[PDB]
RNA sequence: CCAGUCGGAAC
RNA sequence: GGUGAGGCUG
Numbered sequence: 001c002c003a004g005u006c007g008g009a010a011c
Numbered sequence: 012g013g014u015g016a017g018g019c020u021g
Base pairs, nucleotide, nucleotide: 002021003020004019005018006017010014011013
């Protein structure tokens, strides 16, 4: 940096 | 459910 997954706060 | 810092896999 590419992609798949499952994702805080906030909105 | 969406947005996406992050977790995991490739």